This is an experimental structure of RNA from Homo sapiens, with 128 nucleotides shown. An Rfam search finds the family "c-di-AMP riboswitch aptamer (ydaO/yuaA leader)" in it. The literature on the family includes a 2004 paper in Proc Natl Acad Sci U S A by Barrick et al., "New RNA motifs suggest an expanded scope for riboswitches in bacterial genetic control". About the family: This family represents a conserved RNA structure found upstream of the ydaO and yuaA genes in Bacillus subtilis and related genes in other bacteria. The ydaO/yuaA element is thought to act as a genetic 'off' switch for the ydaO and yuaA genes in its native state. It is believed that the element may be triggered during osmotic shock leading to activation of ydaO, a predicted amino acid transporter gene, and members of the yuaA-yubG operon which code for KtrA and KtrB K+ transporters. Crystals were grown from: 1.63 M (NH4)2SO4, 0.272 M Li2SO4, and 0.1 M HEPES pH 7.4. The structure was determined by X-ray diffraction at 2.95 angstroms resolution and released in 2019. The PDB entry is titled "Structure of Human pir-miRNA-378a Apical Loop and One-base-pair Fused to the YdaO Riboswitch Scaffold". The source organism's lineage runs through Eukaryota, Deuterostomia, Mammalia, Primates and Homo.
[PDB]
RNA sequence: GGUUGCCGAAUCCACCUAGAAAUGGUACGGAGGAACCGCUUUUUGGGGUUAAUCUGCAGUGAAGCUGCAGUAGGGAUACCUUCUGUCCCGCACCCGACAGCUAACUCCGGAGGCAAUAAAGGAAGGAG
Ligand code: 2BA
Repeated sequence: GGUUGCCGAAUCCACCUAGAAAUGGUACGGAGGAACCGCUUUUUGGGGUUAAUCUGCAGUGAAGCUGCAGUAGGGAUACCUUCUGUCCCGCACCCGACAGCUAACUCCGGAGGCAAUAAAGGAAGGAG
RNA backbone atom coordinates (compact mmCIF):
# COMPACT_ATOMS: atom_id res chain seq x y z
C1' G A 1 0.00 0.00 0.00
C1' G A 2 -4.71 -2.59 1.61
C1' U A 3 -8.29 -3.90 5.91
C1' U A 4 -13.24 -3.12 10.70
C1' G A 5 -8.69 -5.18 12.42
C1' C A 6 -4.06 -8.70 11.89
C1' C A 7 0.28 -11.53 9.22
C1' G A 8 2.55 -10.84 4.40
C1' A A 9 5.98 -7.59 -0.98
C1' A A 10 1.35 -9.35 -2.45
C1' U A 11 -3.05 -3.63 -3.25
C1' C A 12 -5.36 -1.16 -7.06
C1' C A 13 -6.32 -0.21 -12.98
C1' A A 14 -7.27 -0.84 -18.22
C1' C A 15 -9.07 -4.11 -21.95
C1' C A 16 -11.82 -8.40 -22.53
C1' U A 17 -16.49 -9.52 -20.92
C1' A A 18 -22.43 -14.11 -19.22
C1' G A 19 -18.52 -14.42 -15.68
C1' A A 20 -13.63 -15.01 -15.30
C1' A A 21 -9.13 -16.50 -17.43
C1' A A 22 -5.31 -14.75 -20.72
C1' U A 23 -3.00 -9.93 -21.70
C1' G A 24 -0.99 -4.79 -20.56
C1' G A 25 -0.11 -1.73 -16.55
C1' U A 26 0.11 -0.67 -10.29
C1' A A 27 1.23 0.76 -4.58
C1' C A 28 4.62 -2.40 -2.75
C1' G A 29 8.74 -6.19 -3.33
C1' G A 30 12.84 -10.16 -5.05
C1' A A 31 17.14 -11.89 -7.95
C1' G A 32 21.32 -11.22 -11.37
C1' G A 33 24.93 -7.82 -12.69
C1' A A 34 31.55 -3.24 -12.61
C1' A A 35 35.00 -0.26 -10.13
C1' C A 36 36.48 -0.10 -5.11
C1' C A 37 36.50 -3.24 -1.00
C1' G A 38 36.03 -8.48 0.47
C1' C A 39 36.83 -13.89 -0.02
C1' U A 40 40.88 -16.93 -1.89
C1' U A 41 38.42 -22.98 1.30
C1' U A 42 35.83 -24.67 -3.94
C1' U A 43 30.89 -33.57 -3.08
C1' U A 44 32.47 -32.38 2.77
C1' G A 45 28.73 -29.29 -3.20
C1' G A 46 27.05 -24.37 -3.33
C1' G A 47 23.05 -20.86 -3.39
C1' G A 48 18.01 -18.01 -3.28
C1' U A 49 12.99 -16.24 -1.16
C1' U A 50 11.13 -16.27 4.04
C1' A A 51 11.09 -14.47 10.86
C1' A A 52 11.20 -19.52 10.10
C1' U A 53 17.78 -20.91 11.57
C1' C A 54 20.90 -23.76 14.73
C1' U A 55 21.58 -26.84 19.04
C1' G A 56 21.50 -31.57 22.26
C1' C A 57 17.65 -36.32 23.42
C1' A A 58 15.07 -40.57 21.59
C1' G A 59 12.16 -43.50 17.22
C1' U A 60 16.87 -44.87 13.22
C1' G A 61 22.87 -47.92 11.96
C1' A A 62 23.21 -43.13 7.62
C1' A A 63 20.64 -38.65 4.41
C1' G A 64 15.75 -37.65 5.56
C1' C A 65 11.44 -37.89 8.68
C1' U A 66 8.93 -38.02 13.36
C1' G A 67 8.66 -36.61 19.00
C1' C A 68 10.46 -33.83 22.92
C1' A A 69 13.16 -29.65 25.26
C1' G A 70 15.51 -25.50 23.49
C1' U A 71 17.34 -21.40 20.04
C1' A A 72 19.12 -17.40 16.03
C1' G A 73 15.21 -14.77 14.35
C1' G A 74 10.14 -12.94 14.14
C1' G A 75 4.54 -11.38 15.14
C1' A A 76 0.12 -9.56 18.18
C1' U A 77 -0.89 -6.75 22.52
C1' A A 78 -7.37 -3.17 19.19
C1' C A 79 -6.07 5.45 17.84
C1' C A 80 -0.31 5.86 17.13
C1' U A 81 5.09 4.72 18.40
C1' U A 82 8.14 3.18 22.47
C1' C A 83 8.98 0.71 27.10
C1' U A 84 7.06 -2.83 30.39
C1' G A 85 4.35 -7.19 31.26
C1' U A 86 1.42 -10.93 28.69
C1' C A 87 0.32 -14.50 24.45
C1' C A 88 2.45 -16.71 20.21
C1' C A 89 5.41 -18.15 15.32
C1' G A 90 10.00 -20.30 14.73
C1' C A 91 6.62 -23.25 8.14
C1' A A 92 7.33 -24.01 3.34
C1' C A 93 9.10 -23.53 -1.64
C1' C A 94 12.84 -23.08 -5.17
C1' C A 95 17.77 -22.66 -8.36
C1' G A 96 20.38 -26.94 -10.74
C1' A A 97 27.15 -27.13 -10.68
C1' C A 98 26.05 -21.73 -10.34
C1' A A 99 25.69 -16.19 -8.31
C1' G A 100 30.21 -11.84 -2.21
C1' C A 101 29.53 -6.61 -2.50
C1' U A 102 27.80 -3.98 -6.94
C1' A A 103 26.96 2.19 -10.75
C1' A A 104 24.91 1.60 -15.56
C1' C A 105 22.00 -2.36 -16.98
C1' U A 106 19.08 -7.28 -17.19
C1' C A 107 15.25 -10.63 -15.36
C1' C A 108 11.11 -11.49 -12.07
C1' G A 109 6.91 -11.44 -7.83
C1' G A 110 2.81 -8.41 -6.86
C1' A A 111 0.00 -15.00 -3.50
C1' G A 112 -2.29 -16.70 0.31
C1' G A 113 -4.04 -17.03 5.61
C1' C A 114 -6.61 -15.28 9.87
C1' A A 115 -9.31 -12.37 14.32
C1' A A 116 -14.46 -11.58 17.92
C1' U A 117 -15.12 -9.35 25.80
C1' A A 118 -9.96 -10.13 25.14
C1' A A 119 -3.22 -9.20 28.86
C1' A A 120 -8.14 -5.29 22.77
C1' G A 121 -3.15 -5.11 30.37
C1' G A 122 0.02 -0.97 32.44
C1' A A 123 3.14 3.42 31.72
C1' A A 124 5.49 7.76 28.84
C1' G A 125 4.97 11.01 24.61
C1' G A 126 1.74 11.94 20.67
C1' A A 127 -2.88 12.17 17.89
C1' G A 128 -8.40 13.29 18.72
P1 2BA B 1 -1.24 -14.28 17.43
O1 2BA B 1 -0.38 -13.03 17.51
O2 2BA B 1 -1.84 -14.86 18.69
O3 2BA B 1 -2.42 -14.00 16.37
C1 2BA B 1 -3.33 -15.04 16.02
C2 2BA B 1 -4.30 -14.56 14.95
O4 2BA B 1 -5.04 -13.45 15.44
C3 2BA B 1 -3.59 -14.05 13.72
O5 2BA B 1 -3.61 -15.04 12.70
C4 2BA B 1 -4.35 -12.83 13.26
O6 2BA B 1 -5.21 -13.19 12.18
C5 2BA B 1 -5.19 -12.43 14.46
N1 2BA B 1 -4.67 -11.17 15.04
C6 2BA B 1 -3.50 -11.03 15.69
N2 2BA B 1 -3.32 -9.74 16.10
C7 2BA B 1 -4.41 -9.05 15.71
C8 2BA B 1 -4.88 -7.65 15.82
N3 2BA B 1 -4.14 -6.70 16.44
N4 2BA B 1 -6.08 -7.35 15.26
C9 2BA B 1 -6.82 -8.28 14.64
N5 2BA B 1 -6.46 -9.56 14.51
C10 2BA B 1 -5.29 -10.00 15.01
P2 2BA B 1 -2.17 -15.38 12.09
O7 2BA B 1 -1.57 -14.06 11.63
O8 2BA B 1 -2.30 -16.55 11.15
O9 2BA B 1 -1.43 -15.82 13.44
C11 2BA B 1 -0.19 -16.49 13.36
C12 2BA B 1 0.46 -16.55 14.73
O10 2BA B 1 1.84 -16.75 14.45
C13 2BA B 1 0.35 -15.25 15.51
O11 2BA B 1 -0.38 -15.45 16.71
C14 2BA B 1 1.77 -14.87 15.86
O12 2BA B 1 2.04 -15.33 17.18
C15 2BA B 1 2.64 -15.66 14.90
N6 2BA B 1 3.04 -14.79 13.76
C16 2BA B 1 2.22 -14.11 12.95
N7 2BA B 1 2.90 -13.39 12.02
C17 2BA B 1 4.20 -13.60 12.25
C18 2BA B 1 5.46 -13.15 11.63
N8 2BA B 1 5.45 -12.30 10.58
N9 2BA B 1 6.61 -13.61 12.17
C19 2BA B 1 6.63 -14.45 13.22
N10 2BA B 1 5.52 -14.90 13.83
C20 2BA B 1 4.29 -14.52 13.40